[PDB]
This record gives sequence, C1' cells and structure tokens, in this order.
RNA sequence: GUGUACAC
RNA sequence: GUGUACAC
Repeated sequence: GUGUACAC
Repeated sequence: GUGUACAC
C1' cells in the first nucleotide's frame, strides 16, 4: 500500500 | 484521526 479486526 | 493485530 490493499482488505479486515480491536483499543482510545 | 492516532495506535495496534492478522492476511496478502
């Protein structure tokens, strides 16, 4: 970078 | 938005 997930 | 994790 492209997806996706979690936490502030 | 910042951080973090997995997969390319």